[PDB]
Context: bound to proteins that are not shown
RNA sequence: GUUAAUGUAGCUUAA
RNA sequence: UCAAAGCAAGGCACUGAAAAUGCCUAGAUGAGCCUC
RNA sequence: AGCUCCAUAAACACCA
Repeated sequence: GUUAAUGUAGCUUAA
Repeated sequence: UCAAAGCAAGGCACUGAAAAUGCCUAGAUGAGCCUC
Repeated sequence: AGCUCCAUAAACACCA
C1' cells in the first nucleotide's frame, strides 16, 4: 500500500 | 410508512443449589462532511 | 444513496 467485506448491544430484527 | 424490536445478560424475594415466578436494572445504528 | 478517518475479519510487500 492491495482486494472480496462490514461497523444495528452478546446474537438476529426493523429504519 | 405506527418504530430503534425480540431473545439474551445482571440485582432483590422464594426455595439446599440450579429452574420457574414476582419486583426490578443498564444497554447500541463506528466517526467527520455532503442532497434531503 | 456519495467522499474521507478509525476498527474488525482472510490473504498478501517490510521490521522483528
Molecule: CP tRNAPhe
Organism: Sus scrofa